[PDB]
Context: one part of a larger RNA, bound to proteins that are not shown
RNA sequence: CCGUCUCGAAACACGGACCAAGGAGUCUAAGGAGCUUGCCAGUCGGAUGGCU
RNA sequence: UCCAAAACCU
RNA sequence: UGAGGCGUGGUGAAGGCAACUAUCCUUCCAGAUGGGGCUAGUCUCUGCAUGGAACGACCGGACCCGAAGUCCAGUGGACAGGGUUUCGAGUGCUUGCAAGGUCCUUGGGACCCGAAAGGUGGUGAACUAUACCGUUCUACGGUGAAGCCAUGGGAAACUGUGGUGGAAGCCGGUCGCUGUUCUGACGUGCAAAUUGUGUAGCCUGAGUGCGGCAUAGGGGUGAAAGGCCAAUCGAGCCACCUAGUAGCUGGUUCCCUUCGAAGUUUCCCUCAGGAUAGCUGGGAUCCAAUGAUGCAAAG
RNA sequence: UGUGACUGGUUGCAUCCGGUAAAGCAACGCAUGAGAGG
RNA sequence: CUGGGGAG
RNA sequence: CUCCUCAACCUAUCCUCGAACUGUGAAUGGGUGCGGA
RNA sequence: CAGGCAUGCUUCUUUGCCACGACAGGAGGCUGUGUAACAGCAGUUCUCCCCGUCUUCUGAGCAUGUU
RNA sequence: UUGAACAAUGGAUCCUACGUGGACCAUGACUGGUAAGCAGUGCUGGUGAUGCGGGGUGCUCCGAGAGCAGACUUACAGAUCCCGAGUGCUGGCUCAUACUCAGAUCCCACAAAGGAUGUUGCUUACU
RNA sequence: AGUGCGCAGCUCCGAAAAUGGAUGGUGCCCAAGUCAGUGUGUCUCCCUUACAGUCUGCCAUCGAUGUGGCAGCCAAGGCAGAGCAUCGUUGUGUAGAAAGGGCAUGGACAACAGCUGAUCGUGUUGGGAUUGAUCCCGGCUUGAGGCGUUGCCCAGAGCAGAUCUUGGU
Numbered sequence: 001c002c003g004u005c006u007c008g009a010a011a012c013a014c015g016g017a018c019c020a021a022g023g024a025g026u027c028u029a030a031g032g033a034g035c036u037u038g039c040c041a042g043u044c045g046g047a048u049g050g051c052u
Numbered sequence: 053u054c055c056a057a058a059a060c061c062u
Numbered sequence: 063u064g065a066g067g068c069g070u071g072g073u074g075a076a077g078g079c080a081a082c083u084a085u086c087c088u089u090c091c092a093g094a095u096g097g098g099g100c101u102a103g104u105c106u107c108u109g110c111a112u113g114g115a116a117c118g119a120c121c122g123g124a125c126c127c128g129a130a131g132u133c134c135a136g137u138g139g140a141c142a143g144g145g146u147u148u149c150g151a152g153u154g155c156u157u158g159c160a161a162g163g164u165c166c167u168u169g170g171g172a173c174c175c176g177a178a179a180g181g182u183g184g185u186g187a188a189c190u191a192u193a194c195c196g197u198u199c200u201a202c203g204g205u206g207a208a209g210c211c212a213u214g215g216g217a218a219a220c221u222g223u224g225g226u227g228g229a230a231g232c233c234g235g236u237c238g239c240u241g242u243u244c245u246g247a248c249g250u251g252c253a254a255a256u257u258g259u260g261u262a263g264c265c266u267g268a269g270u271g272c273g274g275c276a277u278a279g280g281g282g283u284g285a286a287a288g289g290c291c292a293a294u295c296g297a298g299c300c301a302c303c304u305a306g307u308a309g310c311u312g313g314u315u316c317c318c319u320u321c322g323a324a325g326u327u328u329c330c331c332u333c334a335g336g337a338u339a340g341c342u343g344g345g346a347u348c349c350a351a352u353g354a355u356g357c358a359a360a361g
Numbered sequence: 362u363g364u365g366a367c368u369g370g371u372u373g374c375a376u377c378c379g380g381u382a383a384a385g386c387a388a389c390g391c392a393u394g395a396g397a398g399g
Numbered sequence: 400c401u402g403g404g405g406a407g
Numbered sequence: 408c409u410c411c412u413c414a415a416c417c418u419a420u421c422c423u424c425g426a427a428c429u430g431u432g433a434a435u436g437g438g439u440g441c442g443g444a
Numbered sequence: 445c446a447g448g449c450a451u452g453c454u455u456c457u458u459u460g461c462c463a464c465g466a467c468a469g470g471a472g473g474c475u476g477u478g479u480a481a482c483a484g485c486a487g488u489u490c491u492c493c494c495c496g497u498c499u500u501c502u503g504a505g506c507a508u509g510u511u
Numbered sequence: 512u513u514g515a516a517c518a519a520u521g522g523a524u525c526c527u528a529c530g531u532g533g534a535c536c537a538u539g540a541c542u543g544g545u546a547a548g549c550a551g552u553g554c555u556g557g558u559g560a561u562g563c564g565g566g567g568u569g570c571u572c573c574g575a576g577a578g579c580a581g582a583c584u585u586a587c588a589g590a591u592c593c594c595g596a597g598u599g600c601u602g603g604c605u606c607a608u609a610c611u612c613a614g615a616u617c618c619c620a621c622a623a624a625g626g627a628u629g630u631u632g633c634u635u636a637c638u
Numbered sequence: 639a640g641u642g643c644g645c646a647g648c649u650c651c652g653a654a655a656a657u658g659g660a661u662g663g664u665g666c667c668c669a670a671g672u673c674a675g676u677g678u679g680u681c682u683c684c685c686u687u688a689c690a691g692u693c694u695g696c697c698a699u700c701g702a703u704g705u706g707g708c709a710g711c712c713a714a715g716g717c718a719g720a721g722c723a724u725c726g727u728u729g730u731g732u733a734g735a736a737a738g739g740g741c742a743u744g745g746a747c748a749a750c751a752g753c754u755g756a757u758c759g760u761g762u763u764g765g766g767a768u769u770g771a772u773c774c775c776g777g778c779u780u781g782a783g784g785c786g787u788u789g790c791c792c793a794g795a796g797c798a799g800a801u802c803u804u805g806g807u
Stems, first nucleotide, its partner, number of pairs: 001016004017807006027170007035162005042068003049061002072079002088116005096107003117154001119153002121150003124146004131141004173313002176310001180303006191277002194274004199269001200267001202234003209226007238264003243260001244258001246257002279295001281291003316740003319736003326339001328337003340531002343527007368518002371516002373441006383431001384429002389425002392423001394421002397418003401414007447511008456503001463500001465498003469493004474487004534558004540552004563574003578696007588686002592663002599676006614666001625651003629648005635642003697729002700726006741796001743793003747789004752785002761778007
Other pairs, nucleotide, nucleotide, family: 005009tWH006008tHS009013tWH023797tWS023800tHS024313tSS024797tWH025314cWS026172tWS034163cWH034737tWS041069tWS041156tHS045065tHS047064tHS048063cWW051052cWS055056cWS071080tWS071121tWS073122tSS074076tHS074077tHS078122tWS081152tWS093109tWS093111tHS094109tHS095108cWW101103cHS102362tSS103104tWS129142cHS175311cWW177307tWH178306tWW179304cWW186278tWS186279tWH186292tHS187277tWH187282tWS193275cWW198270cWH201235tHS205230tWW206228tSS206229tHS207228tHS208227tHS216218tHS216219tHS237265tWS241242cHS241261cWS242261cWW248253cWS252256cWS277282cSS278281cSS278291tWS280297tHS284287tWS317770cSS322733tHS323732tWH324531tSS324560tHH325559tHS327338cWW342529cWW351520cWS353725tWS354724cWS379435cWW380381cHS380432tWS381433tWH382432tHS385387cHS386389tHS386424tHS386425tWH387429cWS388428cWS393422cWW396419cWW442446cSS442514cHS443514cWH457502cWW458460tHS478482cWS478483tHS530733cSS538554cWW544546tHS544547tHS557571cSS566618tWS569620tWH572617cWS574586cSS585687tWH585688tWH586687tHS589596tSS591664cWW595686cSS597677cHS597683tWS598670cWH605669tWW606667tWS607667tWW611622cHH613669tWH615665cWW623653tHH624652tHS634643cWW658659cHS659660cHS665670tWS669671cHS677681cWS706720tHS717720cWS731732cHS740771tWS746790cWW754782tWS757781cHS757782tHS758784tSS760779cWW768770tHS798799cHS
């Protein structure tokens, strides 16, 4: 007197002298359940192939 | 020429 | 050019087998629309989606009584019938695929920081421990071992006295080394261990130092204190595995609006944690429910 | 023209459930004190 | 109605 | 055979109780039902 | 969706089938709406003996219709 | 008489992401304990998560629940002054020489057995 | 009239702890203690006030209705999860959430024939707007080795704390 853990913090509980800059739910494989879009007994096919 | 390591093609 | 992925069929451990229905249509209850009559009473037909029930249905598996009956790609084989408190992640007019996006899950460093640890390879004997090689240092005193000299006594064996001599892991004590005590100083020091105009231990010895060399980490070395191995030791240090893991501690960055808990259930090597219900948010789907004309004129 | 065509931490009525408070010393505790009568 | 003790 | 007393026995009462006693039994509660137009 | 009525089906239940069958008389100011004055008004396979008789017709569950 | 009342924007069908899984307080409903701001439970409500008015102060008491303002009115509780609201009105009772000044709204901040010819009332036995 | 028992109200004793201290302080004594009654839509004096009740305005939320050109006309609205009009309800909140709404940072793709040496950006100081995140402007510094607004996409995208890291104090 703020932050925090706690049934309970102004606490004789923890961090905190001051300011600046940095500073912590990210990407990936697979998947789940919604939502959007396209197609439909189909759909996707950027392994690869044709161009320029 | 680069753009294009893109885009397009079934 | 596209294999193929997923889907179109499921069921059985497997051998394997594989969803009836010839005008159409599985049935029932509730039910969205709509039709035709009818009436502000109000009847019929349609019946989607969803939920529940059923199946005299069927596919596959498992039982029981049977295997009668039909048939032939004929090694005697293929199905077939009737019954069940039967099972399936089954079918009953295929609810699929792909891309994007949101919230999440699990593996990954995995929201950020954080162990004491474990491992692999190296480095160190300049401090310090010990062994070897070479080499150095050790005042001044006290004391007085053996050996020796003179000498007194004694029958002898032995023995008394005065000297000499200079031993000892002997004593005091200097250098030096060590480190008791003051539990002194200092304790933001002179100093990450020193310091006193102190006090102490040893100081010819198992004493001492130096130069060279040797012993290396689960190893060395140790008159053993787990001591010592570069201010590091009940396992040195150095780089890497490694951003080790942490059910634990700490932090987790803008605003407004709205909704809004739990400390309870069960199971757990469980009692600081989890999973599981419950409470808490959101997205919905099928329906239901849902006031409001100043008059005048017009419709 | 009709909702409450599956509602309720409420009451009323009908019906059932219970054994607590209170009650008892009658069964059990051979609980507990005392006196009396055949 | 059972005894003890006491009495008839 | 009969008394008297003590205890015995039995019956009927009186004093006081029960979480693991009980013939009754509330208050508060719980289940169900209360109809189509 | 209340309640009542008629009928169906079943391998379940029952002695409870024939039968979803055959036969059948009489009495009647009866029945309903309206009313304590019951008047009045309408007539619908009417009311009662009786949901009859034929040896006399088990239930349950599930449905089909009607009101 | 559509056959109990009252209420009711509701019933059905689902999917789904989280936090929580230390609790605590109050009450003749209690149990252990001499007891405890002790330990463990029951119903309900609170605290946690909750500010506001009062209790001087106080996470849990009493009132009441919280958008920003204006007016009025109140709850609990209050009016000597501090401090808004009467040193109100009407009957009593009490006077306490201490270091607990008599006493002074719940929780709550203590009081007992016992005693008094202080005082105020009332019942009752006796003449 | 006197004498006994008693029973209630207040008071006194019982009533002892260590810093000086606490009906909260003062103090109060026919109280400012205590027990009652009373303040009545009425009262010479029954008044006070909570974020509670009532009425009103605004904000936001959740709804209802008519609409969202086929309208009496203008004004407005005119982006169908928008907007417009009326009415009604409801506003606490930790953990948590929102397919509720926004502010803000770096850069790609686009738009603003955007701004800039007639002075960018930074910073500093005043002013205005906003519930707020924040936005706009004036002055000064400064001088470009420039910047911004809108849509959308890709994120190393917001600090007061972590005995946080680095620097300067």

This is an experimental structure of RNA (LSU rRNA chain 4, nucleotides 923 to 1461; LSU rRNA chain 5, nucleotides 1464 to 1827) from Euglena gracilis, with 807 nucleotides shown.
Among the 78 different proteins in the entry, which are not shown, are Ribosomal protein uS4, Ribosomal protein eS7 and Ribosomal protein eL38.
The 2020 paper behind the entry is "Cryo-EM structure of the highly atypical cytoplasmic ribosome of Euglena gracilis".
The PDB entry is titled "Cryo-EM structure of the highly atypical cytoplasmic ribosome of Euglena gracilis".
Rfam match: Eukaryotic large subunit ribosomal RNA. On this family, see Cannone et al., BMC Bioinformatics 2002: "The comparative RNA web (CRW) site: an online database of comparative sequence and structure information for ribosomal, intron, and other RNAs".
The structure was determined by cryo-EM at 3.15 A resolution and released in 2020.